[PDB]
Context: bound to proteins that are not shown
RNA sequence: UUACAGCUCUUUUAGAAUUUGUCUAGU
RNA sequence: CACUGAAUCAGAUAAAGAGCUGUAA
Numbered sequence: 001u002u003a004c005a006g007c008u009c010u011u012u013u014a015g016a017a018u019u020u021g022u023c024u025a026g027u
Numbered sequence: 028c029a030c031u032g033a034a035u036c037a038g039a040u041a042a043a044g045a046g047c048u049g050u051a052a
């Protein structure tokens, strides 16, 4: 000099879909 | 008058990035 796991970080984006954070009972 | 602080939501979203440590060639 490549490839996999282990922990510490950086932007983008999610944080509106079954037991309380966005409705088929309000009979 | 003696020296800084929960970084734009849930103890675990998803893409692209990083660095270290180890082990496989």
Base pairs, nucleotide, nucleotide: 001052004049005048006047007046008045009044010043011042012041023026
U7 snRNA; modified H2a pre-mRNA: 52 nucleotides with solved positions. It holds a match to the Rfam family "U7 small nuclear RNA". Among the 10 different proteins in the entry, which are not shown, are Cleavage and polyadenylation specificity factor subunit 2, Cleavage and polyadenylation specificity factor subunit 3 and Small nuclear ribonucleoprotein E. The depositors describe the entry as "Cryo-EM structure of an active human histone pre-mRNA 3'-end processing machinery at 3.2 Angstrom resolution". The sample was in a buffer at pH 7.5. It was solved by cryo-EM to 3.2 angstroms.